[PDB]
RNA sequence: GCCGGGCGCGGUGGCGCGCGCCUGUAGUCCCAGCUACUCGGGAGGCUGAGGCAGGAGGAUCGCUUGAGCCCAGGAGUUCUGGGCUGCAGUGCGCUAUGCCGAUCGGGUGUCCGCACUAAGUUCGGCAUCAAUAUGGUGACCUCCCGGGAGCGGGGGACCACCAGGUUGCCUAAGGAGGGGUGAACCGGCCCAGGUCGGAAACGGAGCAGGUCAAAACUCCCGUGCUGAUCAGUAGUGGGAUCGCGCCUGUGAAUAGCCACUGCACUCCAGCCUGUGCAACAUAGCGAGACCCCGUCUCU
Numbered sequence: 001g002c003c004g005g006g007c008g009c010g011g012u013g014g015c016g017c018g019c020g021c022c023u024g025u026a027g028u029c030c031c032a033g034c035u036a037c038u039c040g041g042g043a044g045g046c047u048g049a050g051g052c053a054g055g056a057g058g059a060u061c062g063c064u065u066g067a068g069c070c071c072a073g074g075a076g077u078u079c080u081g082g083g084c085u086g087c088a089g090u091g092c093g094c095u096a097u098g099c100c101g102a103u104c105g106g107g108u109g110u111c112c113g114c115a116c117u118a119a120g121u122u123c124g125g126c127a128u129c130a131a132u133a134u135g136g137u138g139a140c141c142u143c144c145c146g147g148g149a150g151c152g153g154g155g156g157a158c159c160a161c162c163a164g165g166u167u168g169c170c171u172a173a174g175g176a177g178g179g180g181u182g183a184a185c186c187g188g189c190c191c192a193g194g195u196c197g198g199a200a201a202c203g204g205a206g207c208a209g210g211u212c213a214a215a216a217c218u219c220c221c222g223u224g225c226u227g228a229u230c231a232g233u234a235g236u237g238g239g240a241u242c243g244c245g246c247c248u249g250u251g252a253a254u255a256g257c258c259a260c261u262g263c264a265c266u267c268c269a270g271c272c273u274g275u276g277c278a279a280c281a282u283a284g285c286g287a288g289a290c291c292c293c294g295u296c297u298c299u
Base pairs, nucleotide, nucleotide: 001046002045003044004023005022006021007020008019009018010017013037028043029042030041031040048298049297050296051295052294054292055291060287061286062285063284064283068277069276071274072273073272074271080269081268082267083266085264086263087262088261089260090259091258093257094256095255096254097253104249105248106247107246108245109244110243111239112238114237115236116235117234118233120230122228123227124226125225126224127223128222129168130167131166132165134163135162136161137160138159141156142155143154144153145152146151175221177220178219179218180217181216187212188211189210190209195204196203197202
């Protein structure tokens, strides 16, 4: 003489000294402040070592920016490009299906109580005349005749309808038509029984029952007028798409896929801002420093 270094921060007049981190071939222990300046002591090992220069690897770090790439967050004109793509122009080529009736074309049909027509289903409403010749009857009214009753004989008046017929300044229609009821006191006829009258005979009214062109009433066809529910109906025109139906048409195409080109809205990067960036390729720059060696230095 030697036995780490660097970077950052800190008390501080000041540095030993303190802290953290990285790293070099490299450490250990014990004790404490000198001191106004500026620096501790002792142990272990040794001629090899200490300081600095330089240098390949770069084991090696930092800073900084640059490449490269873009970090974090966010209004936003467009030169540049992108997201969705906007806008403009132009139409290629290809393919399929096309008078077994395609785009284009006409007409009509389909559900239709809106037109016509068939067969109308099926139900209704309101109506349906008189003049006449004659025969028929039923009722009623007024008489004459006979008679002891029931009653019998004869003259008329009138009302009701019926009858096969004849006709009408009559009708939108006017069938000389059909059936039923005709019942408890209101049609007629025949009327058992009963009943009344009768010597009797029989008759009168007349119930039960039966019967009827001829009391009335009603229903039916026929007939006209007047309305039609509703037409899972058929054939002809209309109505939302023309879809499904039919007939035909001028005409000969139509459909689909896309291509090229220019410019760019809106948003985006080229924008703005700040900790843009580690070191993924690698930059500039600065440098600590081992390893080797240069130089100086030593009991």